Shown are 22 nucleotides from a PDB entry: RNA. Huber et al. published it in J.Mol.Biol. in 2001: "The structure of helix III in Xenopus oocyte 5 S rRNA: an RNA stem containing a two-nucleotide bulge". It was solved by solution-state NMR.

RNA sequence: GGCCUGAGGAGACUCAGAAGCC
Numbered sequence: 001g002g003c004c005u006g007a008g009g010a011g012a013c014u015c016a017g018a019a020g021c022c
Stems, first nucleotide, its partner, number of pairs: 001022003004017005
C1' cells in the first nucleotide's frame, strides 16, 4: 500500500479494519 470486508456517501473523495493472499 494492494485484493477482500466495513464506515462516512449523496456526489466527490477520504477513512477504518484481522483473517487469509502478495